The RNA, together with DNA, has 35 modelled nucleotides. Ions in the entry include zinc. The PDB entry is titled "Complete RNA polymerase II elongation complex I with a T-U mismatch".
Context: bound to proteins that are not shown
RNA sequence: UCGACCAGGCU
DNA sequence: AGTAGTTATGCCTGGTCA
DNA sequence: ACTACT
Numbered sequence: 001u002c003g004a005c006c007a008g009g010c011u
Numbered sequence: 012a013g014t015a016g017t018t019a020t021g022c023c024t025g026g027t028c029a
Numbered sequence: 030a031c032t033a034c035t
Base pairs, nucleotide, nucleotide: 003028004027005026006025007024008023009022010021012035013034014033015032016031017030
């Protein structure tokens, strides 16, 4: 320089 | 039967992992 | 939760 996974909220 | 393949658009926030 | 295909 900068990612993944999870979960939660708006239209 | 067993055998797989999908499921709205876009945007915003917390929180653990090598 | 729903739906079709091997």
The 2009 paper behind the entry is "Structural basis of transcription: mismatch-specific fidelity mechanisms and paused RNA polymerase II with frayed RNA". Among the 12 different proteins in the entry, which are not shown, are DNA-directed RNA polymerase II subunit RPB4, DNA-directed RNA polymerase II subunit RPB11 and DNA-directed RNA polymerase II subunit RPB2. Crystallisation conditions: 200mM ammonium acetate, 300mM SODIUM ACETATE, 50mM Hepes pH 7.0, 4-6% PEG 6000, 5mM TCEP, VAPOR DIFFUSION, HANGING DROP, temperature 293K.